RNA sequence: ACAGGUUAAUAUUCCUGUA
Numbered sequence: 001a002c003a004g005g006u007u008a009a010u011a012u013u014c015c016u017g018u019a
Base pairs, nucleotide, nucleotide: 001018002017003016004015005014
Other pairs, nucleotide, nucleotide, family: 001012tSS006011tWH007009tHS
């Protein structure tokens, strides 16, 4: 605090990269 990625069920909350 943004874009990816991820769970059978969470997500600008977890992982990554960069703020």

Keywords: Ribosome-SecY complex, Membrane, Protein transport, Translocation, Transmembrane, Transport, RIBOSOME. Solved structure of RNA (23S RIBOSOMAL RNA) from Escherichia coli, 19 nucleotides shown. NCBI's taxonomy places the organism under Bacteria, Pseudomonadota, Gammaproteobacteria, Enterobacterales, Escherichia. It was solved by electron microscopy to 9.6 angstroms.